[PDB]
Context: bound to proteins that are not shown
RNA sequence: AGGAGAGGUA
DNA sequence: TCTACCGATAAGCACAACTACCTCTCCTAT
DNA sequence: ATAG
DNA sequence: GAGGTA
DNA sequence: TTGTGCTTATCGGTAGA
Numbered sequence: 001a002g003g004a005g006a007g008g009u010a
Numbered sequence: 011t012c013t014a015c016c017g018a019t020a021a022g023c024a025c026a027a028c029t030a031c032c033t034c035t036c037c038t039a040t
Numbered sequence: 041a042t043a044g
Numbered sequence: 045g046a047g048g049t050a
Numbered sequence: 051t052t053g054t055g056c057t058t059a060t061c062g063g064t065a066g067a
Base pairs, nucleotide, nucleotide: 002037003036004035005034006033007032008031009030010029011067012066013065014064015063016062017061018060019059020058021057022056023055024054025053026052027051040041
């Protein structure tokens, strides 16, 4: 720096 | 009597299954 | 290159 | 490897 | 997992000469 997975806001 | 397309019944194939967002954790073979 |  | 699924 | 469209195939199936 780009991704994958979870918990979350209006 | 034998050709000639001509609508039905399954079988797969392709997107569509929401916005604005915010954090954490984990990831890169052998 | 091999294995899953 | 090979499984009835759900 | 469904769940809608789409594209086949195939499946007989009559109409014409």

Notes: The RNA, together with DNA, has 67 modelled nucleotides. The structure was determined by electron microscopy at 3.1 angstroms resolution and released in 2024. The depositors describe the entry as "Backtracked Pol IV transcription elongation complex". Keywords: TRANSCRIPTION/DNA/RNA, elongation, Pol IV, RNA polymerase, TRANSCRIPTION-DNA-RNA complex. The work is reported in "Transcription elongation of the plant RNA polymerase IV is prone to backtracking" (Fang et al., Sci Adv, 2024). The sample was in a buffer at pH 7.5. Among the 13 different proteins in the entry, which are not shown, are DNA-directed RNA polymerase IV subunit 7, DNA-directed RNA polymerases II and IV subunit 5A and DNA-directed RNA polymerases IV and V subunit 4.